[PDB]
Context: one part of a larger RNA, bound to proteins that are not shown
RNA sequence: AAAUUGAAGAGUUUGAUCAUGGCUCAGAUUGAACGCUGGCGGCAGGCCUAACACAUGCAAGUCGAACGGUAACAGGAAGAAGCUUGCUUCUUUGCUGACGAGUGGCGGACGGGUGAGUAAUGUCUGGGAAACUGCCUGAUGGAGGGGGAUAACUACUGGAAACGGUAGCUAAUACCGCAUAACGUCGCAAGACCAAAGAGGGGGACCUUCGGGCCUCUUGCCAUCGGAUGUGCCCAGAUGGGAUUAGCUAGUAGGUGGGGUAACGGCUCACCUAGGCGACGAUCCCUAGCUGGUCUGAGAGGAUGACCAGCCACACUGGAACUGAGACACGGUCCAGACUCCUACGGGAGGCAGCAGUGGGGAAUAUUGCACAAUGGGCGCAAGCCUGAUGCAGCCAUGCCGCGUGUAUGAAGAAGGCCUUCGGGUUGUAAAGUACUUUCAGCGGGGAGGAAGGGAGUAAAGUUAAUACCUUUGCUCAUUGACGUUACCCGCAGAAGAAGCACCGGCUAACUCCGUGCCAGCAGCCGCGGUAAUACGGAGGGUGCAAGCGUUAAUCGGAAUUACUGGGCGUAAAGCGCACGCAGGCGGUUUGUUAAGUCAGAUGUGAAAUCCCCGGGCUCAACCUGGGAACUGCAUCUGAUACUGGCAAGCUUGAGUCUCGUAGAGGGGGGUAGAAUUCCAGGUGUAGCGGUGAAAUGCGUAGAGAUCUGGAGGAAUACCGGUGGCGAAGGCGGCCCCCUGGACGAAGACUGACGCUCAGGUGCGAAAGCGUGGGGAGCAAACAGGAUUAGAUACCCUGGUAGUCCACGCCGUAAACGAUGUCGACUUGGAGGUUGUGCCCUUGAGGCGUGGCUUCCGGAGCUAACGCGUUAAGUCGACCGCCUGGGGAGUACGGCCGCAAGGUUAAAACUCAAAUGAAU
Numbered sequence: 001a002a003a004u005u006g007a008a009g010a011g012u013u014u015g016a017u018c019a020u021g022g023c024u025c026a027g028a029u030u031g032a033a034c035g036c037u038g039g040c041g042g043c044a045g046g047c048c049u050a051a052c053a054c055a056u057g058c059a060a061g062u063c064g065a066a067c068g069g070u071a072a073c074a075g076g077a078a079g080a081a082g083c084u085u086g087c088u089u090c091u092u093u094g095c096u097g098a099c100g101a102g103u104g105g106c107g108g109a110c111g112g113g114u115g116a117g118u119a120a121u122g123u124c125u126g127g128g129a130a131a132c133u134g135c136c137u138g139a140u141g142g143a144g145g146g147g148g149a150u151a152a153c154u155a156c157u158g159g160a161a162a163c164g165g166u167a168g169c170u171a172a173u174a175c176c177g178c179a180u181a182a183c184g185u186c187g188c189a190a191g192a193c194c195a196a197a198g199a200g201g202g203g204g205a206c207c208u209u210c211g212g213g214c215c216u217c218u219u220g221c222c223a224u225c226g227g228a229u230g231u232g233c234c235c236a237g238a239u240g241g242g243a244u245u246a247g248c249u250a251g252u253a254g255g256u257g258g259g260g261u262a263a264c265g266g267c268u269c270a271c272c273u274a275g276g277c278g279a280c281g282a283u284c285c286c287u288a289g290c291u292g293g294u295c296u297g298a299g300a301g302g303a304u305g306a307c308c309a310g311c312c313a314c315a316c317u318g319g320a321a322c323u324g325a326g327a328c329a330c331g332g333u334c335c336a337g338a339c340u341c342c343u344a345c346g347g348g349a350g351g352c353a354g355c356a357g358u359g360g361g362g363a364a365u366a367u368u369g370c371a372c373a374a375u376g377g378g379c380g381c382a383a384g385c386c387u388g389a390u391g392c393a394g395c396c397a398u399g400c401c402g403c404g405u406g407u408a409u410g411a412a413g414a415a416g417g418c419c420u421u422c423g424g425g426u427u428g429u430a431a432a433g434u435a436c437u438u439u440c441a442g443c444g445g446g447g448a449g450g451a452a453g454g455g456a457g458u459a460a461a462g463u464u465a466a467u468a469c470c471u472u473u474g475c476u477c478a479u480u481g482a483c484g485u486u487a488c489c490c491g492c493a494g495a496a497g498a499a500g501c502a503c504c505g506g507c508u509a510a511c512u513c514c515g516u517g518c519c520a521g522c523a524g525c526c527g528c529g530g531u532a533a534u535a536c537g538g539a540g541g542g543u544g545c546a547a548g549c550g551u552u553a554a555u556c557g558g559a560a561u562u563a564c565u566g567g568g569c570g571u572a573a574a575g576c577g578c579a580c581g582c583a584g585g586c587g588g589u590u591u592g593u594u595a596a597g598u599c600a601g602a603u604g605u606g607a608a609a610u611c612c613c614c615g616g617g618c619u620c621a622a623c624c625u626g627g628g629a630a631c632u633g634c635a636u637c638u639g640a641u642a643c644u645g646g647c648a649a650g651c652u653u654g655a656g657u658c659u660c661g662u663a664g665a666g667g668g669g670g671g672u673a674g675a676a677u678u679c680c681a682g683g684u685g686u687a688g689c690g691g692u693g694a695a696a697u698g699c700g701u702a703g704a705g706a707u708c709u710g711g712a713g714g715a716a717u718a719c720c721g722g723u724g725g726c727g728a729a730g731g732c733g734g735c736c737c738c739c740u741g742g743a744c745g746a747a748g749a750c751u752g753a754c755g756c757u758c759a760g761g762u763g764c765g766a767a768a769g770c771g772u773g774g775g776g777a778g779c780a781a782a783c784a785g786g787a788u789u790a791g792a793u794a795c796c797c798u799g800g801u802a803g804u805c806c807a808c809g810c811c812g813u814a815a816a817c818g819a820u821g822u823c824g825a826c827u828u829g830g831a832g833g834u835u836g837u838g839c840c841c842u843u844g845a846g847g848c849g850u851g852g853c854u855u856c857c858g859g860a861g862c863u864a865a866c867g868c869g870u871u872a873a874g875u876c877g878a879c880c881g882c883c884u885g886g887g888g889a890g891u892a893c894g895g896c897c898g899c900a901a902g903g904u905u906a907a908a909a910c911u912c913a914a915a916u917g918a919a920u
Base pairs, nucleotide, nucleotide: 009025010024011023012022015920017918018917019916027556028555029554030553032552033551034550035549036548039403040402041401042400043399044398045396046395047361052359053358054357056356057355058354062105063104066103067102069099070098077092079090080089113314114313115312122239123238124237125236126235127234128233131231132230137226138225140223141222142221144178146176147175154167155166156165157164158163184193185192186191198219199218200217201216202215203214240286241285242284247277248276249275252274253273254272255271256270257269258268259267289311290310291309292308293304294303295302296301316337317336318335319334320333339350340349341348342347367393369392370391371390375389376387377386378385379384406436407435408434409433416427417426418425419424450483455477500545501544502543503542504541505526506525507524511540512539513538514537515536521528522527567883568882569881570866571865575880577764578763579762580761584757585756586755588651589650590649591648592647593646594645596644597643598640599639600638601637603635604634605633612628613627614626616624617623654754655751656750657749658748659747660745661744662743666740667739668738669737670736671735672734673717678712679711680710681709682708683707684706688699689698725732726731769810770809771808772807773806774805778804779803783799784798785797786796821879822878823877824876825875826874829857830856831855832854833853834852835851836850838848840846861868862867885912886911887910894905895904896903897902
Other pairs, nucleotide, nucleotide, family: 002613cSS003628tWS004005tWS011525tSS013020tWH013915cWH014016tHS016919cWW019572tWS020915tWS021914tHS022913tWS025559tWH026558tHS031048tHS037397tWW037547tWS042622tWS049362cWS049365tWH050360tSS051114cHS055357tHS058388tHS060107tWS060110tWH060378tWS061106cWW061378tSS064068cWH064101cWH067171cSS068101cWW069100tHS070071cHS071099tWS072094cHH074097cWW075096cHS081088cWW083086tWW094097cWH102151cSS103172tWS109324tHS112315cWW113353cSS116313tWS119287tWH120122tHS129232cWW130233tWS131262cSS133229cWW136227cWW139224cWW142196tSS145177cWH148174cWW149172tWH150171tWH151170tWH152169tWH153168cWW159161tHS159162tHS160344tHS161347tWS179196tWH182194tWH182223tWS187189tHS187190tHS195222cSS197220tSS203465tWS207213cWS209211cWS243282tWH244893cWW245283cWW246278tWS246281tHS247282tWS251254cWH251271tHH251272tWH255266cWH261263tHS292305tHS292608cWS297299tHS297300tHS299566cWH300565cWS309607tWS321328tHS321332cWW322329tWH323327tWH329332tHS338351cWW343346tWS352356cWH355388cSS356368cSS362364tHS366394cWS371373cHS372389tWH373391tWS373451tHS373481cSS380382tHS380383tHS397547cHS401621cSS402620cWS404498tWS404499cWH405499cWH406495tHS410429tWS410432tHS411430tWH412431tWW413428tSS414430tWH415428tHH420423tWS429431cWH437495tWH438494tHH438496tWH439498tWH440497cWW445489cWW446488cWW446489cWW447487tHS448486tWH449484tWW454478cWW457475cWW462471cWW481482cHS481483tHS503510tWS509543cSS518530cSS519529tHS520529tHS527535tWS563884tWW568574tSS573883cSS578728cSS581760tHS582759tWH595596cHS595641tWS598642tWS602636cWW611629cWW615625cWW618622tWH641643cHS651752tHS652752tHS652753tWH663742cWW664741cWW665724cWH674716cWW675715cWW676714cWW677713cWW685703tWS685705tHS686703tHS686704tWH687700tWS687701tWS688704tWS690697tHS691696tHS692694tHS694787cWS696786cSS696797tWS697785cSS714777tSS722733tWW727730tHS729764tWS765812tWS765816cWS766813tWH768811tWS770899cWS776777cHS780802tHS781801tWH782800tHS788794tHS789791tHS792794cHS811901tWS818820tWS820873cWH827872tWW828858tHS837849cWW839847cWW842846tHS859869tHS860869tHS863865tHS863866tHS864917tSS865918tSS867873tWS869872cHS872874cHS885914tWS888909tHS889908tHH890891cHS890906tHS891907tWH892906tHS898900tHS898901tHS
């Protein structure tokens, strides 16, 4: 220097097309399993289910240099008997070798297993203060002098057993006082108070109770202050799904005091206060061991937590403490429960989720193996003993990696099969034949390394009384390996002993004959098969991988198909019916200050392993290791000030206020007018009216219909009237008065960002319908009759009730549509409607500018196309609503709302490979 480098699409909707959209497929992966087949080696991996029940072996022992002690060994001692004249052996006993049981110290909290519980009492990341800590380690002083016991042992004794009872003896580094008493604890000080253990190796002078003291050295004991390691406690942020879980909580939240803990603390209790948590998801239900990592992907991410390593939890189930430096303890204690076993029926015993193994479960997972040789641990001064930790072996293609199954040569292009158009083509240099080699396997010989220490000596030195001992340290001598018939190597004989599995219609690399005949079958999607099947079954040939190949399961990718990166909503699914507005999101322009976001550098942490980079070693590889890089983070300190936020002072274009006018079916209320229908009454009149495609029901000789007059009552406002107006939308139509909302224009002052959008919330919301009270002329669901017709529960006709109208409540929906959410900004034009206002001779409605709202066309651009097009579906910014294949289904169930009708929120099982848009 290096530490990166990475991104594929296809099939299927249609007669065809382009889009939208789902389905399906190609790749990678795994604790895998199954079917077929199977030669070697190297390295890893192997109960994912029953945290089901477990027969048997083993996983935790060690110390005589802590202490009494001898129960054995064959001996060190004294003795005994046959005496081969020297020892085998047997009576007593602990002295170095040694050692059963007992006391005592220390370890059984380490190592090993498991993943039930646990959605944060855990874990990961970074902070903190109020703690304890065996062995190990640094310094400083101590380490005095006594006492009572108790196991072992003997005796008597209870019990079938497991296990006890009694009475006498004795030891210690067991235990207990007295002395001592600090830089220890308590106390403002004065003061008061607290501990201990010895054993061992050698020994000259001193010296004795004749084992020793006394000398010295090694080691242990105690106090106190430190260090390191371990642990406990605390805080912030992160770590699943669900609102068809919205309220939860009484030691609960805080305060003061007593207790308590090694320590802080409702940790506990008394008393006061009335809080605490929750929409940034409390509580509740469902699921779940967490990380380092792993798998996938170009990335962002998504899925995952098996081995290895870190942390937590449990040890048959539910509880509890004891001892201890440490446990509320796998192989400890006690209690209760289920279960197995023993029993003399009184009572006992046990816990493989330690390592092998068995039963059972399952699609499914190994041996009742060897050694402490190496590395680590317990214990001992050591020698050593223990260790299913670990080292190794066995078992299985489970994966990764390598290697083998030979190497070359060879045309009568043999035979046989298969195809054939009978010419031949393919199998096919393939075989046979002719040469050669020896990996591996098999026999035989030779044989690295993992071994470091420990031991008995001998040389000098240290402390020394010192030429013992142990410590140091070079040296000489014998020796310490489960693997193991090791790796690697040398030779010999022999091509020998060693190849399968899927696929061949399109996707998709690979094509022909014969058998069936919508049968037998295939199938991942689309599809194939009904008598010439490149698709089923067999054959030949071929393709793909190869000691493996398929299939199923599961994950991510393709899938931009939940889109942060990186999509959409006019008609394909998708803008709330319209609005107001709180939290939230976002916010014009200048200056100062601040430094939270932001940015730069440094520091402390981000375990190791893994990933990557460059190296190093096993013959290569897999695998193992050295150095980096990385760990996107988090804290802290100093610096930058462009932008966002905070604070402060402003400014005027956004937003608003005031004055003067304008146009209007804007809203609520009250009057009134004309025309028409219907009815009622009366005149005149006389035989038909009404309706239909044609009729009939109906109305008429009880005087209809027509025509004239008078009265009653209800509902609606011809003409004007217009792709005209007003309104947030729903919507609003005679004329007149009264109360009232908004828009807009003209100049001129005024306040000074006062703004935009809006989840939940609140109001308005056509028609139909509902409740109460009126009204009822016309019209008309229902209902009735007459036709029509095969029928006619319709269309058409004659009638006719709710309803339509009014007052006041409710409902809350429409193709509530521009099928187009609101707000602001920016980008060519042409012809009109309507409502302003300014100016030019208004010489007339003219010409000429300038605002608001509005209809039609069209350019660039956008768009799947249709189309949209300054009133955007163009180019942007802010915010909200919504959608994710078709059906089931805007349905079921639950909640909320309603008098009801119902509205609102809103699934799943099952099923299809389409449904859909626009254009041809």
The depositors describe the entry as "E. coli 70S d2d8 stapled ribosome". Solved structure of RNA (stapled 16S-23S rRNA,stapled 16S-23S rRNA,stapled 16S-23S rRNA,stapled 16S-23S rRNA, nucleotides 1 to 920) from Escherichia coli, 920 nucleotides shown. The sample was in a buffer at pH 7.4. The entry also models magnesium and zinc ions. The 2018 paper behind the entry is "Controlling orthogonal ribosome subunit interactions enables evolution of new function". The entry has 51 different proteins, among them 30S ribosomal protein S16, 50S ribosomal protein L11 and 50S ribosomal protein L30. An Rfam search finds the family "Bacterial small subunit ribosomal RNA" in it. The family has 99 seed sequences and 42,628 matches in Rfam 15.1. The literature on the family includes a 2001 paper in Science by Yusupov et al., "Crystal structure of the ribosome at 5.5 A resolution". It was solved by electron microscopy to 2.96 angstrom.